[PDB]
RNA sequence: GGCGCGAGGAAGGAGGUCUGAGGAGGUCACUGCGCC
Ligand code: TFX
Repeated sequence: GGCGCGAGGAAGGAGGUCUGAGGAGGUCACUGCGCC
C1' cells in the first nucleotide's frame, strides 16, 4: 500500500473524503491488527 475489522470528531458516520472532498454544512477525529 490492498481487504477486512477495530478504533474515531461532527447536526451524521460505518458512503467519498482526514482541511481533504461532492465542500458554499457540521467535523477536523481515529492511524492499531489480523491477513495478502
Ligand atoms: N452533499 S452529502 C449538508 N448539510 C448535508 C449533506 C451535504 C451537504 C450539506 C451533501 C453531497 C453529498 C454526497 C454527494 C454529493 C453532494 C447542510 C447538513 C452536498 C455524492
Notes: This is an experimental structure of RNA, with 36 nucleotides shown. Crystals were grown from: 20% PEG 4000, 5% PEG400, 0.2M ammonium acetate pH 6.7, 0.1 M sodium citrate pH 5.6. The structure was determined by X-ray diffraction at 2.72 angstroms resolution and released in 2019. Ions in the entry include potassium. The 2019 paper behind the entry is "Binding between G Quadruplexes at the Homodimer Interface of the Corn RNA Aptamer Strongly Activates Thioflavin T Fluorescence". The model includes bound 2-[4-(dimethylamino)phenyl]-3,6-dimethyl-1,3-benzothiazol-3-ium (TFX).